[PDB]
Context: one part of a larger RNA, bound to proteins that are not shown
RNA sequence: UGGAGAGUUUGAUCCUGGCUCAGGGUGAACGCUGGCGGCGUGCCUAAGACAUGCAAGUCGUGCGGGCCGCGGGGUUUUACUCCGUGGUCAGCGGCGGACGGGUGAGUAACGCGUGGGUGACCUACCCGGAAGAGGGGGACAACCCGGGGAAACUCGGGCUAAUCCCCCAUGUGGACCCGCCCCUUGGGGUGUGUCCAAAGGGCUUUGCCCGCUUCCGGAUGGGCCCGCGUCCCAUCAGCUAGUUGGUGGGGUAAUGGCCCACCAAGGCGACGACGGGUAGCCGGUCUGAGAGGAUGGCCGGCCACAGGGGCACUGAGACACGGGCCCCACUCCUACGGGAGGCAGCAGUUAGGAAUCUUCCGCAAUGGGCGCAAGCCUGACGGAGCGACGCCGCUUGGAGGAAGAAGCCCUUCGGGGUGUAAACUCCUGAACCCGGGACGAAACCCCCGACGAGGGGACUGACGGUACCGGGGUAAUAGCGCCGGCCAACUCCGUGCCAGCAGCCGCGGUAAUACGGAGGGCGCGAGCGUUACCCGGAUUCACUGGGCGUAAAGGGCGUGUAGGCGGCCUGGGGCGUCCCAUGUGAAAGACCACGGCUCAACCGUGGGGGAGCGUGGGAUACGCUCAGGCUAGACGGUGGGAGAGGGUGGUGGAAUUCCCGGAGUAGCGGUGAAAUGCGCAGAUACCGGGAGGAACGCCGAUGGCGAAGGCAGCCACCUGGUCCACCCGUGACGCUGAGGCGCGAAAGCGUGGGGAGCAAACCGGAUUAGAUACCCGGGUAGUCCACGCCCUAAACGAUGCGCGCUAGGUCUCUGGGUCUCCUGGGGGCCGAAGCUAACGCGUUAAGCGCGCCGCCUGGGGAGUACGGCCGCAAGGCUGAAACUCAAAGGAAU
Numbered sequence: 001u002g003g004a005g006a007g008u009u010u011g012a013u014c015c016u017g018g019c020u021c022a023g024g025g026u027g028a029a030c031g032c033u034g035g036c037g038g039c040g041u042g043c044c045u046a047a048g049a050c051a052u053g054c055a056a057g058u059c060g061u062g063c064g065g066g067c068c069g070c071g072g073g074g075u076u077u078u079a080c081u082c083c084g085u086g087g088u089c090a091g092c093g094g095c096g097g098a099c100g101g102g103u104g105a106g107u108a109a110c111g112c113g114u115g116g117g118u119g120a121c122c123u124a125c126c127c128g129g130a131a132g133a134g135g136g137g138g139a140c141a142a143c144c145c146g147g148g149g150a151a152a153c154u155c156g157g158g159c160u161a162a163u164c165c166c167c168c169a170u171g172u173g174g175a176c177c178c179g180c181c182c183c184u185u186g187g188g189g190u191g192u193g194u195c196c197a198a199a200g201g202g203c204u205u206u207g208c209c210c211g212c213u214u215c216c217g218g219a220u221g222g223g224c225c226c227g228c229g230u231c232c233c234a235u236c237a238g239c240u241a242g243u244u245g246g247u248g249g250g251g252u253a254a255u256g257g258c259c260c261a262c263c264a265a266g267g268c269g270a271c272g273a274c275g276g277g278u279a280g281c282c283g284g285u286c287u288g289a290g291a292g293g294a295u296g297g298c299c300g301g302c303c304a305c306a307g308g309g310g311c312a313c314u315g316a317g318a319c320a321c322g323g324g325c326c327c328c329a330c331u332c333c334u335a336c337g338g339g340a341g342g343c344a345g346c347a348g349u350u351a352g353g354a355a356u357c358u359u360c361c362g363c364a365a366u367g368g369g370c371g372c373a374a375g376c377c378u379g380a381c382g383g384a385g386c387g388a389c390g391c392c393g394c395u396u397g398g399a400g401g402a403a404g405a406a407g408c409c410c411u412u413c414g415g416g417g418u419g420u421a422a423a424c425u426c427c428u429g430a431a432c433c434c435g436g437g438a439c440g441a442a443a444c445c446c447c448c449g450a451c452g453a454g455g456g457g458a459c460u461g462a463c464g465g466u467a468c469c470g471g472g473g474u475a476a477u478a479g480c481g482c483c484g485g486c487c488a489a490c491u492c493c494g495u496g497c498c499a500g501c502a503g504c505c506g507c508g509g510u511a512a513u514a515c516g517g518a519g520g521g522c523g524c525g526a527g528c529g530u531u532a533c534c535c536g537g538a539u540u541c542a543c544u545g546g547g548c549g550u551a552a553a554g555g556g557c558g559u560g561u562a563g564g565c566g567g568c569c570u571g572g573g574g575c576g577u578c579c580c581a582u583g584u585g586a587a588a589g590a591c592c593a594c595g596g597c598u599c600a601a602c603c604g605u606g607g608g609g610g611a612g613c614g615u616g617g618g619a620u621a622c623g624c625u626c627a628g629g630c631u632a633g634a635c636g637g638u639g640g641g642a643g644a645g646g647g648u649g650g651u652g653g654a655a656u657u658c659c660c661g662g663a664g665u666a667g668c669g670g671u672g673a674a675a676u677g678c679g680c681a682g683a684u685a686c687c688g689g690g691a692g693g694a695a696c697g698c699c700g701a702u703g704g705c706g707a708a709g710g711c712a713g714c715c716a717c718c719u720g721g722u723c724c725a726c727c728c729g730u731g732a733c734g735c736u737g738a739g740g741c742g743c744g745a746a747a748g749c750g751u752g753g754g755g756a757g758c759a760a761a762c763c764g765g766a767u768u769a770g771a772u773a774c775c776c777g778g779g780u781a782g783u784c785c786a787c788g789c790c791c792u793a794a795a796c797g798a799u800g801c802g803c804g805c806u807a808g809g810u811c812u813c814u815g816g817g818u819c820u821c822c823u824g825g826g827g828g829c830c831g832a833a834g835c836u837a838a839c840g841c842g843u844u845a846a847g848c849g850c851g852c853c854g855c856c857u858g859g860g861g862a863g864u865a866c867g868g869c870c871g872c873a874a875g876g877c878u879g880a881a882a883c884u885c886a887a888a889g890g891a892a893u
Base pairs, nucleotide, nucleotide: 005021006020007019008018011893013891014890015889023535024534025533026532028531029530030529031528032527035394036393037392038391039390040389041387042386043352048350049349050348052347053346054345057095058094059093062092063091065089066088067087068086069085070084071083072082073081074080102305103304104303111230112229113228114227115226116225117224118223121222122221126218127217128216129215130214131213132212134168135167136166137165138164143158144157145156146155147154148153173196174195175194176193178191179190180189181188182187200210201209202208203207231277232276233275238268239267240266243265244264245263246262247261248260249259250258280302281301282300283299284295285294286293287292307328308327309326310325311324330341331340332339333338358384360383361382362381366380367378368377369376370375397427398426399425400424407418408417409416410415432472433471434470435469436468440463445457446456447455448454479524480523481522482521483520484505485504486503490519491518492517493516494515500507501506546856547855548854549839550838554853556743557742558741559740563736564735565734567630568629569628570627571626572625573624575623576622577619578618579617580616581615582614583613584612591607592606593605594604595603596602633733634730635729636728637726638725639724640723641722645719646718647717648716649715650714651713652696657691658690659689660688661687662686667678668677704711705710748789749788750787751786752785753784757783758782762778763777764776765775800852801851802850803849804848805847808830809829810828811827812826813825814824815823816822817821834841835840858885859884860883867878868877869876870875
Other pairs, nucleotide, nucleotide, family: 005537cHS007504tSS009016tWH009888cWH010012tHS012892cWW015551tWS016888tWS017887tHS018886tWS019540cHH021538tWH022537tHS027044tHS029354cSS033388tWW033526tWS038601tSS045353cWS045356tWH046351tWS047103cHS047305tWS051348tHS051359tWW054379tHS056096tWS060064cWH060090cWH061202cWS062162cSS063161cSS064090cWW064142tSS091141cSS092161tWS092162tWS098315tHS100322tWW101306cWW102344cSS105304tWS107280tWS108278tWH110227tWH119183tWS120224tWS120254cSS121253cSS123124cHS123220cWW132198tWS133211cWW139162tWH140161tWH141160tWH142159tWH149151tHS149152tHS150338tWS151338tWS169198tWH170197tWH171172cHS171173cWS172214tWS177192cWW197213cSS199211tSS208451cHS223253tWS223254tWS234273tWH235866cWW236274cWW237269tWS237270tWS237272tHS238273tSS242245cWH242262cWH243266tWS244266cSS252254tHS257262cWW283296tHS283587tWS288290tHS288291tHS290545cWH291544cWS300586tWS312323cWW313320tWH314318tWH315317tHS320323tHS329342cWW334337tWS343347cWH345379cSS346379cSS347359cSS348359cSS353355tHS353356tSS357385cWS362364cHS363380tWH364382tWS364441tHS365381tWS371373tHS371374tHS388526cHS392600cSS393599cWS395477cWH396478cWH397475tHS401420tWS401423tHS402421tWH404419tSS405421tWH406419tHH411412tSS411414tWS412414cHS420422cWH428475tWH429473tWS429474tHS429476tHS430474tWH431473tHS437465tWS437467tHS438466tWH439464tWH442460tWH443459tWH444458tWH449453tHS450452tHS461462cHS461463tHS465466cHS477526tWH478525tSS482489tWS483489tSS488522cSS489521cSS495498cWS495512tWH497509cSS498508tHS499508tHS499512cWW506514tWS542857tWW547553tSS548553tSS552856cSS554555cHS555853tWS556708cSS557707cSS560739tHS561738tWH562737tHS574575cHS574620tWS574623tHS585611tHS590608cWW597601tWH620621cHS620622cHS631731tWS631732tWH633731tHS642721cWW643705tSS643720cWW644703cWH653695cWW654694cWW655693cWW656692cWW663685cWW664684tHS665682tHS665683tWH666679tWS667683tWS669676tHS670675tHS671673tHS673766tWS674765cWS675765cSS675776tWS676764cSS692756cSS693756tSS701712tWW706709tHS708743tWS744791tWS744795cWS745792tWH747790tWW748873cWS749872cWS755756cHS755782tHS759781tHS760780tWH761779tHS766774cWH767771tWS767773tHS768770tHS771773cHS789872cHS790874tWS797799tWS799846cWH806832tWS806845tWW807831tHS833842tHS833845tWH836838tHS836839tHS837890tSS838891tSS840846tWS842845cHS845847cHS858887tWS861882tHS862881tHH863864cHS863879tWS864880tWH865879tHS871873tHS871874tHS
């Protein structure tokens, strides 16, 4: 105590890279198959619609009655009337109905998790403590009477009780204003003033029981506030008017902008505000060597909701699933005026769906509400039922049985295989039959004692005649997938690119271990396969743990904002960091042990770890901060150097074209060959003169400068960078750089110039099968200038910037020096170590390292569509998806 990889790009190879498979898992579903038992588990979709029954009551020891019945009175009889008691019915009153049970719609939120705050709060019932209950008055139901309505129900009048409501008193005490003390947010104490209590009932009836009142405290349960944590999209970038704060109020148990009046003008945001999408959150669960990824069903904790939307009332507690009001939709009733209802309780129906159960038993157990109690209620719960849905246990037998029946398969016709398998012999005895028969249940209550401690006694089992024990006893279900490679298991026949298979590579076109059947075999086994989804393999988003010269990937270059990172020495702080102690980290689950069910599954007991966060104390190496110091980085000074670095103005010669003149004549031009074209208006070739535009031969390089784009005749001016020597000055002043800003070849665009040569488009001549081309003759935009746009590129070293470290050799440009050589800055070539898939790189790294930025994640679709930003336009920047492929690709042979 923890980590396996394989197939597939090629003729072959190495690398890159995607795809696919083997594993585990599931609230599953579907196919074939199916014996038993235990424990779990079962609408994932329509938070769609719901018939029927049940799911919250209880108290006569708070109160007064109605109705039915019985008994005894006052009473000569009648009428009238008093009392006792049984049953039933609601009413008044109290406590409960805010728990328990359901569901996941909404919610990205102090909702949840974790840790704190409350000097800003509440808490019915329960417990401890302190004190008290003296008088008086009143109303409304029930009931009686009348009215309206079809109904639901409603209106008016009259009587009445209480633990209902009110007034006065007692003030233990408490509340409020003001003052004082302590304490420090509204905590505690104190003084004067004011204000505030109460309810009775039952008895074994002078004493107990159950209650009531005020206050302090406890316990439990909550409210509110705060730090930190909590998905995707930046193709969502700006949002905000009660918005942010203040003063004074209102409101609440309580803080608050929660709400209102007035005042101020704030508040939030690239550390992602605002918006969009999605989703209850967690303990946990699945996976994984881990880090991580996915998930939040069952069980437990919190939230939210109860047909959709809003609102309050009652109350200790609700803005209230089985309470109320209104609006909406829907269903039912209606005499059309108006009513009734809300399964996301337990069952159940219907609809949707691949798919998810019984309109069961029970109050015996545990738990809950009410009651002094007996007891009542409890679809909470305890059980049973159904479904291989899951896990665990178990059976379909065991032993002996031929050199080996039959059948079927193969055959080298010798034989081989199924195979001890079978038939058989013997033994055991799942299923079933019978007898016994539980545990879970001892409390509440009664009795003794003292309504206490303690002792004793009585009742009560849904499961269930179940588990389990004993006796009897029958050889008595096996199926499913696979056998080309990955991958364990091969032959025959049938079929002939057909029928079909297929997870990937692929198989099938007449001998197919790949299709279909058979025999045989392999793997699992009451299961076995398939489909879907999560993790794994995948180091294929790489923190652990990847890359970017040529494979996908370095931004076109710079400047610098935010941010990240930071040389040497000393001291203070102790934020990060580390240590110790302590609180928290519930139960379940996970780990280990022992134990209960015959084992296990399942469960009981005990033990052990545990990140994170709070509090106290400690350490100071490193990171941070403050103070002081240094010069090795960086920057400056002085003196020098090289250079097509940049901008402006001027200027030189060669050549081409054109014009003028001279001389001169029959062609010139051009191709493979030609033709168009130009030339008798005299071309071409030659000389002289002039005009104009554009580019700079030799030097010239394998050279130089620039950050890149890029820069080339010469002269002057303005101006950027850079190298060297001196070792003089400042004292970490540093590096990088999202965004922003600037620069940015060519082409292209706008306005105006300019226009020699060249030349897209175009017009012609050839070639050709055609020739919208290559070749020839013309030729416009354009190429040039000014100003303003555009922002791209094979913008390339296909190689981001800075720093440090790691053999040398050779050539070259430019400094310095004790100048054969040494030393510094550039540009090349070969190469040490090393790196690389290879090619190659190798002090100019593609090596060894550190810091920061940008970018990549298979190919096609596609640099496309959509959105946004930018542009006068062309278009640029940013930049997908459906769908589809098993490759695309690099280097080398």